[PDB]
Context: one part of a larger RNA, bound to proteins that are not shown
């Protein structure tokens, strides 16, 4: 290049329309309107990112289209801290790790130590202000800590000793508050179209840390004496021991909230006031009650439970060494400091992780009304948002939905998908069952709204009284606010009226159950799983990881640890020990380095010597393998919840079948209970019986089990299962057999544009 101007421009939450600005305006701004999120599609943090924040300015590329717009591009400017947060002190798991112990090197483990947060450890609110930061900047009022001076008291003193700091899972009660609603007020209105001076409509009705106070609530006996087998030493502090007095008590801690200050300050609708039309300023009304009511708070409480539930520090005490006109302690007043870094901006995301402005992922706080058991769910609020290709058309066809005549699974491997059912209360509810269950079985009745008579909960004003007089009891019932019951009525097809919201019953296989799995084709009958057997392991435990130091097993000890199998519970769990594991026995045979007895050889001093040669001691050498010799192994036992195995021919009784019952070969033993055409059976759609009109599926039975069978467990088994068959009701566009209808694609228009392929 072709495919082609072709698919497709990423949720069907939705847009319409005036105006602006500009070469241009479906997308920008702006105004009225529509929709949509709204436990979110709104607001905050951490993380992660890194200027994306704000503000001018450009539109080439980037944005799936065009852009005046942008997380783009370019320049500028923006991130102010004693109290947030890092840093910091502290420590967990863990990591490093002086010396050390180990290892061929490299290393490895590790003690003392010393990092490490996801935890522990001083301290700030409430208003206001930027174009862009604020618990930081201003204001108002505050808190914490150090440092240095001084002043009065005075034992001070840790690395060590006690103490605290210090904690689980449920659940329940009870108090508050926050927020929520009503009423009062206070400001404003009196109607676009009947009515609307009211029992009317609307908005509004502010505010915290802090101190003060010491409440509900929660813990605890408290005082004085004498002492001391503890607490590595030592305490005046903890622990113990004795007297005595108190011991619903009163006293200490602890404490939510109210109160009061904090605040005659701020908020505050509204108007005043400048436009440059943005705005700065300026000044401001009321600001109360009751009631509901948090899943916040008292609470790191209280109750209980078994699975027993951080650590170190900061802190508080106490001593020791050591320092005694000291130096420090306290306790108070000055003065002073409290740095260092982070601090923009995004966070149900266009800014993170997913190559993409990706229908995904992404911890943690906040959560209004009306309805409502609710964080469900519907419709709203605060906030936010129409989801970066529009525009016609109304063929097929695909998607996603609505509705159907008769019929009703006849559809299909399979009711797959749809359709159905769906709430509260009270009725009632079989089998079976482990007595809990099954169950929400199954199935019924009501249900809306007006009214009427009724019955009742909470909260508690005023006023009364007691006071041990205050955040105090009674007492009292106004006020507010729930709940309920009966009767009558009344409207409509319909009252659990939408959203929301169990289909159900029968027969059966397997798996006890909940739980786990194959990240992206299997969630099961597969793994686990409690229980149950085996079987190893006496503590330097076996087992594991490691060359070894070291580790785990365990700061455990046979009721403990490992391996192994089997799987809840019930009845049980047969035979066979020949193989082959294991576990024991060891007589005897076999056997390894080891030993090295013999025995033959090679060399040569010499000795023969027919001189060609043959003999040869020692010493050194090569072979040789006598004796010695451990387990294992051969042998001999056991042992099967050890891997494993569990058999054959043939003949046979009052009809006839057919074998109770015999012979005989083999073999470690020959399949025991119980089960059975099975998740197991070939022939096979056995075969008989139920279901259907009609059943290779199903169920229930036979038994000639090709080729169940007892912890690779064998047969039950209530309950449970998004399990596997199978039936019936119900319900239906499954299907007869499709019809119509809404949507979003297709198809046109304009703008951007691919793909495999060749």
């Nucleotide at each position: 290049a072709u495919g082609a101007g072709u698919a497709a421009c990423g949720a069907u939450a939705a847009a319409g329309g005036g105006g602006g600005u500009g070469a241009a305006a479906a997308a920008c701004c702006u105004c009225c309107u529509c929709g949509c999120c709204g436990g979110a599609a709104g607001a905050c943090c951490a993380a992660g990112g890194g200027u994306u924040c704000c503000u001018g300015u450009c539109c080439a590329a980037c944005g799936u289209u065009a852009a005046u717009c942008g997380g783009g591009g370019c320049a500028g400017g923006g991130u102010a801290a004693g109290u947030c947060g890092a840093c910091c002190c502290c420590u967990a798991a863990g990591g490093c790790g002086a010396g050390g112990c180990c290892g061929a090197a490299a290393g490895g483990c590790g003690u003392a130590g010393u990092c490490g947060a996801u935890g522990g450890g001083a301290a700030a609110c409430g208003g206001g202000u930027u174009a862009a930061u604020a618990u930081u900047c201003c204001c108002g009022u505050a808190c914490u800590u150090c440092u240095u001076a001084c002043a009065a008291u005075u034992g001070c003193g840790a690395u060590g000793g006690g103490g605290g700091g210090a904690c689980g899972g449920a659940g329940a009660a009870g108090g508050c508050u926050a927020g929520g609603u009503g009423g009062g007020c206070c400001u404003g209105g009196c109607g676009a179209c009947g009515g609307u001076u009211g029992u009317c409509c609307a908005g509004g009705u502010u505010c915290a840390a802090g101190u003060g106070c010491g409440u509900a609530g929660g813990c605890u006996u408290g005082a004085g004496a004498g002492u001391u087998a503890g607490g590595u030493a030592a305490a005046u502090c903890c622990g113990g021991c004795u007297c005595u007095c108190u011991c619903u008590a009163a006293g200490g801690c602890u404490g939510a909230g109210a109160c009061a200050c904090g605040a005659c300050g701020u908020c505050g609708a509204g108007c005043a006031c400048c436009u440059a039309c943005g705005g700065g300023u300026g000044u401001g009304a009321a600001g109360u009650c009751a009631u509901u009511g948090a899943u916040g708070c008292c609470a790191u409480g209280c109750u209980u439970c078994c699975a027993g539930g951080a650590a170190a520090a900061g802190c508080c005490u106490c001593u020791a060494a050591g320092c005694u006109u000291c130096a420090g302690a306290u306790u108070g007043u000055a003065a002073g400091g409290a740095a260092u870094c982070g601090u923009a901006c995004c966070c149900c995301a266009a800014a993170c992780c997913g190559a993409c402005a990706c229908a995904g992922g992404u911890g943690g706080u906040c959560g209004g009304g009306u309805a409502g058991a609710g964080a469900a769910u519907a419709c709203c609020a605060a906030g936010g948002c129409g989801c970066u290709u529009g525009a016609g058309a109304g063929a097929a066809c695909u998607c996603g939905g609505g509705u159907g005549a008769a019929g009703g699974a006849a559809c299909u491997a399979g009711g797959c998908a749809a359709a159905a059912u769906g709430g509260u209360a009270c009725c009632g509810u079989a089998a079976c069952u482990u007595c809990g269950g099954g169950a929400g079985a199954a199935g019924g009745u009501a249900c809306g709204c007006u009214c009427u008579c009724g019955a009742c909960g909470g909260u508690g004003a005023a006023g009364u009284c007691c006071c041990u007089c205050g955040c105090g009891g009674a007492u009292g019932g106004a006020g507010c606010u729930a709940u309920u019951g009966a009767g009558a009525g009344u409207c409509g097809c319909a009252g659990a009226u939408a959203c929301c919201a169990g289909g159900u019953g029968g027969c059966u296989g397997c798996a006890a159950c909940u739980g786990u799995u194959u990240a992206u084709u299997a969630a099961a009958a597969a793994c686990a799983c409690a229980g149950c057997a085996c079987u190893g392991u006496g503590c330097a435990a076996a087992a594991u990881c490691g060359u070894a130091a070291g580790a785990u097993g365990a700061c455990g000890u046979a009721u403990a640890c490992g391996g192994u199998g089997u799987g809840a519970c019930g009845c049980c769990u047969g035979c066979c020990c020949g193989g082959u594991g294991c576990c024991g026995g060891a007589a005897g045979g076999u056997u390894a380095a080891u030993u090295g007895a013999u025995g033959g050889g090679g060399u040569u001093a010499g000795a023969c010597u027919u001189c060609g040669g043959u003999c040869g001691a020692a010493g050194c050498u090569c072979u040789u393998g006598a004796u010695c010799g451990a387990a294992g192994c051969c042998c001999c036992g056991g042992u099967a919840a050890a891997c494993g195995g569990c058999g054959g021919c043939c003949g046979u009784a009052a009809c006839u079948a057919u074998a109770a019952c015999g012979g005989u070969c083999c073999u470690a033993a020959g399949g025991u209970a119980g089960c059975g055409a099975a998740a197991u059976u070939c022939c096979u759609u056995g075969u008989c019986g139920g279901g259907u009109a009609a059943g290779u599926u199903c169920c229930g039975a036979c038994c000639u089990g090709c080729a169940c069978g007892a912890a690779u467990g064998g047969c039950g088994u209530a309950a449970u299962g998004a399990u596997g068959g199978c039936c019936a009701c119900g319900c239906u566009g499954u299907c007869u057999c499709c019809a119509c209808c809404c949507g979003a694609g297709a198809c046109u228009c304009a703008g951007u544009g691919a793909a495999a392929u060749u």
Molecule: 23S ribosomal RNA, nucleotides 1246 to 2003
Organism: Vibrio natriegens